[PDB]
Context: one part of a larger RNA, bound to proteins that are not shown
RNA sequence: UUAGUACCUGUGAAGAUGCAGGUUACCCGCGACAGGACGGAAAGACCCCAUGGAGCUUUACUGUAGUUUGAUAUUGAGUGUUUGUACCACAUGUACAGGAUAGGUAGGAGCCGAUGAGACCGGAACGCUAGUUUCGGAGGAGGCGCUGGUGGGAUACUACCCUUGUGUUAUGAACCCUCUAACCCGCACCACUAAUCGUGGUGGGAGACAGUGUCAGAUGGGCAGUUUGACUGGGGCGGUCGCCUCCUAAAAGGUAACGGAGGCGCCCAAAGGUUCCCUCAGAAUGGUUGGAAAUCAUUCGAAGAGUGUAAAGGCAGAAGGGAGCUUGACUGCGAGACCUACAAGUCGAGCAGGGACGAAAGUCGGGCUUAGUGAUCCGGUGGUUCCGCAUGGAAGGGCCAUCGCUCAACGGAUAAAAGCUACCCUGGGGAUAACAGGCUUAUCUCCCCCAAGAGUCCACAUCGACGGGGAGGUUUGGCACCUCGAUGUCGGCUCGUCGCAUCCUGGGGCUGUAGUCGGUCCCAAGGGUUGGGCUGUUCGCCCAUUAAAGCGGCACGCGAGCUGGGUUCAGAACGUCGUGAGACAGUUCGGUCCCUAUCCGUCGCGGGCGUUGGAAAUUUGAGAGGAGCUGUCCUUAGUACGAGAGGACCGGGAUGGACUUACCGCUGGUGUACCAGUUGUUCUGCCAAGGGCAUUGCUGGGUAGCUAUGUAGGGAAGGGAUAAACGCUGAAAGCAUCUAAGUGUGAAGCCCACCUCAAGAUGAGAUUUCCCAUUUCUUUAAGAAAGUAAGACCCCUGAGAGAUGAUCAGGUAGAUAGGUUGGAAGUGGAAGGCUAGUGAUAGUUGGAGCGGACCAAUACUAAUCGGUCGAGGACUUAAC
Numbered sequence: 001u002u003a004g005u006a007c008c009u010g011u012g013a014a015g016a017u018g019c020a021g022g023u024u025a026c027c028c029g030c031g032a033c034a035g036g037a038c039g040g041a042a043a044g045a046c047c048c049c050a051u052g053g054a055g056c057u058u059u060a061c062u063g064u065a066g067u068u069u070g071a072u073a074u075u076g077a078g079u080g081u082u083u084g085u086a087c088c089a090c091a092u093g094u095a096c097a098g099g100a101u102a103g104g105u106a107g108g109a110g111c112c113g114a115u116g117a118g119a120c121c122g123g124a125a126c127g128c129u130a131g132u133u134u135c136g137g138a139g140g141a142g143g144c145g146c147u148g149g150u151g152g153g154a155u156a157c158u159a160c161c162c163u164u165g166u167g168u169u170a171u172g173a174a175c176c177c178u179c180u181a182a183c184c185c186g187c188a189c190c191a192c193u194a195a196u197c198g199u200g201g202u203g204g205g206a207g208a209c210a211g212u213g214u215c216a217g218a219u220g221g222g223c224a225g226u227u228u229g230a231c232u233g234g235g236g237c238g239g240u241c242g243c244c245u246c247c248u249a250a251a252a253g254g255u256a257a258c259g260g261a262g263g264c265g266c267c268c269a270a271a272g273g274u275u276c277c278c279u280c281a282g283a284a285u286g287g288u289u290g291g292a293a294a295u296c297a298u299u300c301g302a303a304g305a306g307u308g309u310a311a312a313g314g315c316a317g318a319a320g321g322g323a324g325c326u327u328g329a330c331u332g333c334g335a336g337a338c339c340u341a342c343a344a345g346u347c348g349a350g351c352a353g354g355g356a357c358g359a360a361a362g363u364c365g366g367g368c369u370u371a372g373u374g375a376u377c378c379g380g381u382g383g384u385u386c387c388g389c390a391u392g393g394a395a396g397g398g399c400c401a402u403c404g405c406u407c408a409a410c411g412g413a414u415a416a417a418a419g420c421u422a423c424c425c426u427g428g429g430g431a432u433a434a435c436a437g438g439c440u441u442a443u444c445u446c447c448c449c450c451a452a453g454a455g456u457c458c459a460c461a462u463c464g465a466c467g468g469g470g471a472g473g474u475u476u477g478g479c480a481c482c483u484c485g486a487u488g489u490c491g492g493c494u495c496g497u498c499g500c501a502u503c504c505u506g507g508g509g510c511u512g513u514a515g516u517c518g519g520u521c522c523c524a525a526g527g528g529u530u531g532g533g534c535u536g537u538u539c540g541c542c543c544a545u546u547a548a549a550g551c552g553g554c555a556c557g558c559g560a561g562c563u564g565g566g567u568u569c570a571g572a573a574c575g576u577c578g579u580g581a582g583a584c585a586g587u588u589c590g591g592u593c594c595c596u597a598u599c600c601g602u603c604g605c606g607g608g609c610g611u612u613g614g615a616a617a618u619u620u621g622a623g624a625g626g627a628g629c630u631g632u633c634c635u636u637a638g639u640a641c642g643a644g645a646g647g648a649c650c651g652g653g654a655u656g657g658a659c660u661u662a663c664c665g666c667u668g669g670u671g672u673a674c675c676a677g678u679u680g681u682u683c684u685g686c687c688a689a690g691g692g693c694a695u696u697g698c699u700g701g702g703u704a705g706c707u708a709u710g711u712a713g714g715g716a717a718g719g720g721a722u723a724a725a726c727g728c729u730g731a732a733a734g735c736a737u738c739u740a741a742g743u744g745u746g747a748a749g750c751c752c753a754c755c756u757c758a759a760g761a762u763g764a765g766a767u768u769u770c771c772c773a774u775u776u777c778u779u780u781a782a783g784a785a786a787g788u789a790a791g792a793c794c795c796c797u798g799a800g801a802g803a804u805g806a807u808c809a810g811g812u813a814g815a816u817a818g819g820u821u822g823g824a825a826g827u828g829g830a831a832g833g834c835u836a837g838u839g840a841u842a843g844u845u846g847g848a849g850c851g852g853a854c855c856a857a858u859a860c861u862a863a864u865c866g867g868u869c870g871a872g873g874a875c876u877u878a879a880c
Base pairs, nucleotide, nucleotide: 003017006023007022008021009020010019026608027607028606029605030604031603032602033601035600036599037598039595040594047429048428049427050426052425053424054421055420056419057418060226061225062224063223064222066219067218068217069216070215071214072213073212074211076179077178078177080175081174082173083172084171085170086169088167089166090165093162103161104160105159106158107157110144111143112142120137121136122135123134124133125132126131184205185204187203188202189201190200191199192198229241230240231239238258242264243263244262245261246260247259265410266308267367268366272326273325274324275323276322277321278320280304282300283299284298285297286296306315307314309372311370312369313368330353331352332351333350336347337346338345342411355364356363357362378404379403380402381401382400383399384398386397387396436483437481438479439478440477442476444472445471446470447469448468449467453463454462490565491563492562493561495557496554497553498552499551500550503528504527505526506523507522508521509520510519511518530544531543532542533541534540571589573587574586575584576583577582609760613771614770615769616768617767618766619765623757624756625755626754629657630656631655632654633653634652635651641646659714660713661712662711663710667708668707669706670705674701675700676699677698678697679694680693681692682691683690684689718752719751720750725745726744727743728742772873774786775785776784777783791869792868793867794866795811796810797809798808799807816862817861818860819858820857821856822855823854826850827849832845833844834843835842836841
Other pairs, nucleotide, nucleotide, family: 002018cWW003004tSS011016tWH014437cSS014438cSS030803tWS037560tWH038482tHS038555tWS044046tHS047234tSS048432cWS051413tWH057580cSS058060cWH060417cSS061221tHH065220tHS075208tWS075210tHH076181tWS079176cWW091164cWW092163cWW094128tWS094130cWH094131cHS096153cWW097102tWH098100tHS098154tWS099148cWH101131cHS102151tWS108156tHS109145tWS113141tWS116140tWS116141tHS117140tHS117142tSS118139tHS119138cWW127130tWS140141cHS149155tWW150154tWH151153tHS180208tWH182207tHS183206cWW183210tWS193198tWH220222cHS226417tWS227418cWH228419cWH233258tSS244310tWS245311tSS248257tHS249256tHH250255tWW262310cSS263371tWS265373tWS265408tHS267271tWS270272cHS270327tWW270329tHH279318tWH280305cSS281301tHS287295cWW291293tHS303316tHS305318tWW314319tWS315318cSS324357tWS328354cWH328364cSS332365cWH334349tHS335348tHS339344tWS351365tWH358360tHS358361tHS374407tHS374412tSS375407tWH376405tWH388394tHS388395tHS407412cWS414416tHS419581tWS421423cHS430434cWH432484tHS433484tWH435487cWH441443tHS441473tWS443473cWW443475cWW450466cWW451464tSS451465tHS452464tHS454459cHS455461tHS458512tWW459464cWS461519tSS472474cHS472501tWS473475cHS480481cHS483487cWS487555tWS488593tWW490536tSS494558cWW500525tHS502504cHS502524tWW503525tWH504547cSS506747cSS507724tSS514641cSS514645tWW515640cWS515646tSS523723cSS524748tWS526628tSS527629tSS528547tWS528548tWS529550cWH535539tHS536565cSS545549tWH546548tHS547629tWS547630cHS558561cHS564593tHS570591tHS572588cWW576585cWS578580tHS597599cHS605805tHS610764tWS613871cSS614790tSS620759tWH621758tWS621761tHS622758tHS636650cWW638639cHS638647tWS639648tWH640647tHS642644tHS642645tHS658715cWW664707tHS664708tWH666710cWS671703tHS671704tHS702852cWS703853cWH717753tWS721749cWW722747tWH723746tHS724746tHS729739tWH729741tWS730740tHS731737tWH732736tWH733735tHS739741cWH759761cSS760762cHS771789cSS779781cHS787872cWW788871tWH790870tHS801806cWS810863tSS814859tWS814863tHS815860tWH816859tHH825851tHS828847cSS828848tHS829846tSS830848tHS837839tHS847848cHS859862cWH
């Protein structure tokens, strides 16, 4: 998806209406119920995954709005203070020697002076204490240098200047404050002008700040974009991630697991090369300090040592150990191989250059061998006969060498990165978890073997150590096989059904069974197997019962049957954890349970046809369903038993519980076209009497019917075959023995017995009674057709029946229903009067009136009149 859409057990992608085997089942529906169709609904929300998404957090990363700090522009005057610089004035120059205070160099024989010289006097500064310099007074004219010696340098004077410390100016700056013309005023007044805008004007304030631009630092989950491994017998936690050695690894090589064991991320300047030489560990014996054991000697000792560092393989013709010289732990390379997806990794003779050791042969491109490592990009350093953007250069590259990786998540995503989500979302997965099934059965429950022991003695009445073997598939688990385009999860309710490893009741053996109670094992699944308190609970504790109050399975049976308290959806809070968002290693209050059944299945009820002529009744019972429980008391009998205490078996009665089949006479319930009372309002014009509405207005009763809590009955006796068990007789096997033949006893269980259904029991049964052989046409036809018979139905009145069909009572051959007339149940005193009373009301007429379903009569009404359907009976062979 098409469907002619059963059951069981089995099978199978491990839960099949459809497959296998068997079983059941005539065809078609109607009313009902939901066990199944892993029913419908929604491309599971839990779980995992996708180098998905979104929201949230922060001491994740990287940014960033904002905030803030400085520089600078807008930005202009000053003062003062401290500073940098350059001139300009002044002053400073004492090493020793030397006329004595020669700072350097050059020129220098002349220089200066009534432009008032030397000398004198006084003030001042420096000072190395010697003197040097300067100002002024008085005086009035002269002095200095060259020449001379000292010394590295020799002197007057000029120039160019350099050290040293005072001032002035040119001033660059930091600060200080002040100023005022920029700039600002969410101040006032004025005008434009209606104006609390704006723009001008004037005062006041502020002020080169502020504001604004550019730049810079800080801050910055306020906001933004993102990252936040993988493996994993789910995911998480933990562990792991590259390399080396071993085992696994199955005698080539290779070979997996979150298989079993260890190492590495170096070390060595010799622990490398070579030449030469050497042989160990231990043990015995002897020996000062000296001890088990330090050093020494001999002997024994084939490796039991050592080989830097794990293991394996190897090595004592050493690869181990010592010594000399050394740097081959060389450069260029490299036929050929191994390994290998690639990239890499490994071995390598040999050739050349130049060497080390060695007499030479020859050995040497590190180390007994195999770990000691990291691509590229990007950078550093060294070298270079490379390139050099017109050209020469340079800048910057290339090439060679080498350095910077716990890029160890070790073939390394980026230079750079953590979290929460229960507010969540999408794509997917039964590739992968939670539920249930399946496999498994360690664990679990149950059952056994052995029998040390306990049991006074005595393994086995009962119990049973150390050990051993099974069964089951209810536990705790393992696995991941069906289901993630959803197989709804605990407990309870409703309904049960099955197993028996039996709780009760029945039967039995053993007993450490006197009796009464028990223990233990066997048989037995027929029935039975309580109500409460607490908790969501299951469980369990408790209360009170009971003959008992069994254990399990059925998707921990049963949510298209119910519930929804529990199981943290969104809310909120506590404890706790977190910086946090949030979270549980926990609690707390509150929180939407959809679906009209198509099919099978189930419970009921019809229609069709069949059952071999057509009919109306009555039946047998293949087969099936139901039922199946048990207490207490009395009696036997205070007997058997027992020292007492206590106290039966078997037999005989009575009476209950639970359950259950019927029924309404009883007790009660209900009783919406039965009777009465009563409130409000409204209508019948009013009074009286009544109707309507108010849950049937409310209230009190109540018939039929339907009903329990009511009533009656039931599981009584009894056969047959058996279980465990016990025999009898009896041999195998002269005995014994329940067995082998033969034969018996023996359970609430099995088959009957009791109740109900029942021939669609297609194997369709039997009996009684009714109709009786028609007509036409075809034909040897089990022919077709037509009236009919017995009979049945349509239709109609109904009920004891009923969803509808159906069933049953009737249809004038009539009581079937309605009405009518009598009754009855039931109600409880009608209406209209009368009497009493002030009246409400009472009494009376009168157990009245009313009276659905109940009873009895009665054709008054309606079941009128009619119609439809419905036989003529095959053949074969026995017998008669």
Released in 2022, the model rests on electron microscopy data to a resolution of 2.4 angstrom. This is an experimental structure of RNA (23S rRNA, nucleotides 2031 to 2910) from Enterococcus faecalis, with 880 nucleotides shown. The reconstruction used 112,877 particles. Rfam match: Bacterial large subunit ribosomal RNA. Its family is annotated with structural constituent of ribosome and ribosome in the Gene Ontology. Among the 48 different proteins in the entry, which are not shown, are 50S ribosomal protein L30, 50S ribosomal protein L21 and 50S ribosomal protein L4. The PDB entry is titled "E. faecalis 70S ribosome bound by PoxtA-EQ2, high-resolution combined volume".